[PDB]
RNA sequence: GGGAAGGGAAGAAACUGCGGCUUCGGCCGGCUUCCC
Numbered sequence: 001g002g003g004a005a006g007g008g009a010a011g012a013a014a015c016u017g018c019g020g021c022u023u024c025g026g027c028c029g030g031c032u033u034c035c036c
Stems, first nucleotide, its partner, number of pairs: 001036006018029004
């Protein structure tokens, strides 16, 4: 890094749900373990 997982539904892409800005709409964002 990537994949898997696994909690949790889900941490980034959806959902799912916060968080942040805004101020509401929107927009930006959210881990651990294992292997090399």
Solved structure of RNA (RNA APTAMER), 36 nucleotides shown.
The depositors describe the entry as "ATP BINDING RNA APTAMER IN COMPLEX WITH AMP, NMR, 10 STRUCTURES".
Primary citation: Dieckmann et al., RNA (1996), "Solution Structure of an ATP-Binding RNA Aptamer Reveals a Novel Fold".
It was solved by solution NMR.
It is bound to adenosine monophosphate (AMP).
NMR data were recorded at pH 6 and 293 K.